Shown are 809 nucleotides from a PDB entry: RNA (60S ribosomal RNA, nucleotides 637 to 1445) from Triticum aestivum. Rfam match: Eukaryotic large subunit ribosomal RNA. A reference for the family is Yusupov et al. (2001), "Crystal structure of the ribosome at 5.5 A resolution", Science. Released in 2014, the model rests on cryo-EM data to a resolution of 5.5 angstroms. Gogala et al. published it in Nature in 2014: "Structures of the Sec61 complex engaged in nascent peptide translocation or membrane insertion".
Context: one part of a larger RNA, bound to proteins that are not shown
RNA sequence: CGACCCGUCUUGAAACACGGACCAAGGAGUCUGACAUGCGUGCGAGUCGACGGGUUCUGAAACCUGGGAUGCGCAAGGAAGCUGACGAGCGGGAGGCCCUCACGGGCCGCACCGCUGGCCGACCCUGAUCUUCUGUGAAGGGUUCGAGUUGGAGCACGCCUGUCGGGACCCGAAAGAUGGUGAACUAUGCCUGAGCGGGGCGAAGCCAGAGGAAACUCUGGUGGAGGCUCGAAGCGAUACUGACGUGCAAAUCGUUCGUCUGACUUGGGUAUAGGGGCGAAAGACUAAUCGAACCAUCUAGUAGCUGGUUCCCUCCGAAGUUUCCCUCAGGAUAGCUGGAGCCCAUUACGAGUUCUAUCAGGUAAAGCCAAUGAUUAGAGGCAUUGGGGACGCAACGUCCUCGACCUAUUCUCAAACUUUAAAUAGGUAGGAUGGCGCGGCUGCUUCGGUGAGCCGUGCCAUGGAAUCGGGUGCUCCAAGUGGGCCAUUUUUGGUAAGCAGAACUGGCGAUGCGGGAUGAACCGGAAGCCGGGUUACGGUGCCCAACUGCGCGCUAACCUAGAACCCACAAAGGGUGUUGGUCGAUUAAGACAGCAGGACGGUGGUCAUGGAAGUCGAAAUCCGCUAAGGAGUGUGUAACAACUCACCUGCCGAAUCAACUAGCCCCGAAAAUGGAUGGCGCUGAAGCGCGCGACCCACACCCGGCCAUCUGGGCGAGUGCCAUGCCCCGAUGAGUAGGAGGGCGCGGCGGCCGAUGCAAAACCCGGGGCGCGAGCCCGGGCGGAGCGGCCGUCGGUGCAGAUCUUGGU
Numbered sequence: 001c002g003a004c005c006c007g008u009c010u011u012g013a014a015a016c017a018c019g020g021a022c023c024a025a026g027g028a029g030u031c032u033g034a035c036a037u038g039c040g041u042g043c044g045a046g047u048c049g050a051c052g053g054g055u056u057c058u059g060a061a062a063c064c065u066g067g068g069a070u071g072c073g074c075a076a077g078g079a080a081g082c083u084g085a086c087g088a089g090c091g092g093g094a095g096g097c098c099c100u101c102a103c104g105g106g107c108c109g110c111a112c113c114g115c116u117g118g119c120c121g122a123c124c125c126u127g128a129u130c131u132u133c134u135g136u137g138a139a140g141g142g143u144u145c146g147a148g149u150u151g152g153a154g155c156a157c158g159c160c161u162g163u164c165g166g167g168a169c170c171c172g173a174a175a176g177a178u179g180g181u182g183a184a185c186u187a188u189g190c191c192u193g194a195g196c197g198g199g200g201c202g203a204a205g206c207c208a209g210a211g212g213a214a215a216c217u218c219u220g221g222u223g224g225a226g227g228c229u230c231g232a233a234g235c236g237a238u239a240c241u242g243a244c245g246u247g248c249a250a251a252u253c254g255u256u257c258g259u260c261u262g263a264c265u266u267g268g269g270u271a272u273a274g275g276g277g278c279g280a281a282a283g284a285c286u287a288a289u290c291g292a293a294c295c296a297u298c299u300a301g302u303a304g305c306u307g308g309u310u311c312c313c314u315c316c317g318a319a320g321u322u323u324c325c326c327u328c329a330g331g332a333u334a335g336c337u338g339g340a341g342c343c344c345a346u347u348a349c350g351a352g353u354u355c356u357a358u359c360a361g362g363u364a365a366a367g368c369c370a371a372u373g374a375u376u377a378g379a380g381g382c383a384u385u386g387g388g389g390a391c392g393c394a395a396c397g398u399c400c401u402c403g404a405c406c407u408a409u410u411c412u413c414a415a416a417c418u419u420u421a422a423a424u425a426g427g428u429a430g431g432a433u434g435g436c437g438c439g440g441c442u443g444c445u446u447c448g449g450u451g452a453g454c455c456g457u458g459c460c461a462u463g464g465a466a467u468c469g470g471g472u473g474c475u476c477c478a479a480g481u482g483g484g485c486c487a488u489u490u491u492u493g494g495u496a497a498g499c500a501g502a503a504c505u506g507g508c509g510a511u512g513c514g515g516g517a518u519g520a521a522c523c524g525g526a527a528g529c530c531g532g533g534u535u536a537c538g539g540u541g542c543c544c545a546a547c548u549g550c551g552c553g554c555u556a557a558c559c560u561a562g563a564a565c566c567c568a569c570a571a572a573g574g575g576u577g578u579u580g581g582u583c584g585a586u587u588a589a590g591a592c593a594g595c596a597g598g599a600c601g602g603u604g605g606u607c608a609u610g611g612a613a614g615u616c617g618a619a620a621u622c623c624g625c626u627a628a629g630g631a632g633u634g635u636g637u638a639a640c641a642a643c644u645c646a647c648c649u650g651c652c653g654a655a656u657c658a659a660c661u662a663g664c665c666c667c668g669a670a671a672a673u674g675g676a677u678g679g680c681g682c683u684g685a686a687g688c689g690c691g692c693g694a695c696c697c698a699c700a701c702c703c704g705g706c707c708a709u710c711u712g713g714g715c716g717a718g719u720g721c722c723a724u725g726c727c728c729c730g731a732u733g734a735g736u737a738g739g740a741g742g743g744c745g746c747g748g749c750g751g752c753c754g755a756u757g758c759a760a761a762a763c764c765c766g767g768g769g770c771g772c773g774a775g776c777c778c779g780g781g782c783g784g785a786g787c788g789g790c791c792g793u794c795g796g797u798g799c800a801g802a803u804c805u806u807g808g809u
Base pairs, nucleotide, nucleotide: 005020006019007018008017021809022808023807024806025805026804031166032165033164034163035162036161038159039158040157041156042155043154046070048068052064053063074081088116089115090114091113092112095108096107097106098105099104117150119148120146122144123142124141125140130135169308170307172305176298177297178296179295180294181293187272188271189270190269191268192267193266194265195264198230199229200228205222206221207220208219209218210217211216234259235258236257239255240254242253243252274290276286277285311743312742313741314740315739316738321334323332324331325330335481337478339476340475341474342473344471349469350468351467353466354465355430356429357428358427359426365420366418367417372414373413377409379407380406381405387401389399390398391397434460435459436458437457441453442452444451484508485507486506487505489503490502492500493499513524514523515522528706529705530704531703532702533701534700538696539695540694541680542679543678547693549692550691551690552689553688554687562682573667574666575665577664578663579662580661581660582659584657585656586655594651596649597648598647601623602622607617630645707733708732709731710730712728713727714726744798746795749792750791751790753788754787763781764780767778768777769776770775
Other pairs, nucleotide, nucleotide, family: 006800tWS006801tWS010012tHS011484tSS011485tSS013017tHS027802tWS028308tSS028799tWH029309cWS030168tWS037160cWW041157cWW044153tSS045071tSS047069cWW049064tHS049065tHS054062cWW056060tHS073084tWS073148cSS075121tSS083084cWS084120cSS087118tWS093110tHS093111tHS094109tHS100103tHS118149cWW121145cWW127137tSS131134cWW166168tWW171306cWH173302tWH174301tWW175299cWW182274tWH182287tHS183186tWS183272tWH183277tWS187278tSS196232cWS196262cWH197231tHS201225tWW201226cWS202224tWS203224tHS204223tHS212214tHS212215tHS233260tHS238256cWW239254cWW244249cWS247249tHS248252cWS273276cSS274293tHS275292tHS278284cWW279282cWS317737tHS318480tSS318736tWH319481tSS319510tHH320509tHS322333cWW327330tWS336480cWW338477cWW338739tSS343472cWW351466tWW360425cWW361424tWH362363cHS362421tWS363422tWH364421tHS367370cHS367414tWH368414tWH370418cWS371417cWS374412cWW376410cWW378408cWW382404cWW386402cWS388400tWW391398cWW431434cSS431464tWS432463cWH438456tWW438457cWW441452tWW445450cWW446448tHS461463tSS479738cSS480737cSS485521tWS488504cWH491501cWS494496tHS494497tHS508520cSS509510cHS512699tWS514536tWS514537tSS516566tWS518568tWH519567tWH522565cWS524536cSS535697tHS535698tWH536697tHS537697tHS539546tSS548686cWH555685tWW556683tWS557683tWW561685tWH563681cWW571669tHH572668tHS583658cWW586656cWW587654tWS588654tWS590653tWS591653tHS591655tWS592652tHS595650cWW598628tSS599646tHS603613cSS603631cWH604615cHS608616tHS610638tWS613640cHS614634cWH615636tWS625629tWW626627tHS626629tWS627648cSS632633cHS632634cHS632644cWS633644cWW634643cWW635643cWW636637cWS677680cHH681686tSS711729cWW715725cWW717718cWH735736cHS743774tSS744774tSS745797cWS747794cWW748793cWW752789cWW756757cSS756785tWS757785tWS759783tWS759784tWS759785tHS760784tHS760786tSS761783tHS762782cWW762783cWS765779cWW
């Protein structure tokens, strides 16, 4: 720091995601066949003993054969192929050679790269001399094509990693198949046995009497019938959704209750067995098992998905993107990333860059009296035929009117409009991979060597803007990724969204540390290990390291004082709160408030008409005296009036009125667990705005020390030996997925050396010491028979998990 401890999943895990009580011991990329690359080893135009045979100290080792396999030539579908031998240039090229003091020049030029040819096959043209009669293939070519030749490289063995078949990193389905086993439960049938208390109800029949001459009909009785009812034994289970619900019990117990002489109950014996049975039918049931039982096998079955996946350190270090897919939970593919290198090296060329110079562009914007499209308003014209009216007998008549159009205006817009038209972006060029001279060839091109291209030879360097290259260029091969997520900016959909989807870039993912109280993404900055210094972000009242420092303003908040981007919200609109402004007015010629006074006449020459000098009412607006007194704000006499105030004086002695601008404060501003500038609290702040110093302060920056890694050196002439050593450099180092590198530990095997009953191994040890670690070392205690180190070799090789397995607690 303490985002819960780790791991996993995931964009993000502390997560109110998932697993894990604890511990010991098991426990998962293996092994193989056939493959690619890389690396090593051998031999090499060959190579590969081991089917085999010889032989033996015996699964060996040794020896050896012809080979066969693969390669050494190819290309076709195949037949086949004059049959693949004429044989190559050019440019950059390490290095060497030569000259030169050097710089450079010239010569030879490898690796390697790029390019232009010839040759071969397939394919297509060309087709001499010849010839068993259609063969032949000299010869000259071709936008065709090949895993070729043009001056081969393989093969064998091995190891890592990749690849495929295999159980195949470990574990996992639901199932599917095959062959068997169950009717001891239960379902139903058959055979043969058992069992069902006592009623309610009152059937057929039977009987007497009665009425009736008859046909017949009454009434009282008898009798005991029913897949009948009440209700014990039996059998069942409706409700409490009771008890119990880790039980008495993997379905029980209580109460309540259904049925109880039949389609009844129930036993034994007996029949029917798995796509089968049985079923008064619920997909119910068929031995705690049923939408296809159980068992074993095939099966170690499969699963793009979940879980887990085991020692360390070093160095480098991703991506959620492109393309295709029954593909969108995943593959192939390209890219990114690492490895192995391969070639040169400040020569060379290269560049997420600028300049310069030169192209391209239709976005922002602008425009609309430019085209297109929208769109507003007039105005002014103009008719041999849009409509009205008036003047007319008529007119090639006239005038008004309303429309169209037309013209000059005018207004406002466009993603799917644009003449026009940015910025930021984007392309190209700025030379020796260039230019120029000389002179060669052609089937081209020119009526013409005219021209074009390409060859030999010569001339011209820092020299072609800038800047940098603690180097660059190139090739092979493989992992991971293939769900992304976020912020500033740009932007589409949507009211919006911590939203869905693009464009650019940076982050997170793969990021801590410092800052934002706190926060994966914001800010600052990428992080070796330390000491000392110095900063960033952000702070300096105390928390909390640091000025209660200085300076200059503003703020008084009882209906939310205020207090740091993202960010934890907030507005239209209001304020004679207070602040400084702005534009006009009025003002010492005395204004503005408040008293005190005046607030009349021309005038009710005039209209409401009952009436109104202003006045229940209405369009109206100037004089007399003027400084004043409205042809009227009201009080009111239904008239006049004075009164009021608006207008000015006396008093007064300095500002006053209106509309604005924008600061803070106030209002607007109301939510639930009590509460949050993070907290306390803070009022000449510790608030708010701002200035100035000082100061505080990250794994950042510097200096020094030191580690490894990388880079460049250096030192072996032997006879101290790590020379894969040692020593000097300087720069760099986060790091998931993942790669490569260098180590450690265990078991066993070949080698080699040691240790031991006078005390091995093992085990214990808040005992010592070493190494960055993996681990190692040593002592003491316990113990009693075998063990460890080192060099090779090899694995059933290292654990914390896995709803892990097994044991213990």
The reconstruction used 2,108,230 particles. Entry title: Model of the small subunit RNA based on a 5.5 A cryo-EM map of Triticum aestivum translating 80S ribosome. The entry has 80 different proteins, among them Acidic ribosomal protein P2, 60S ribosomal protein L20 and 60S ribosomal protein L18.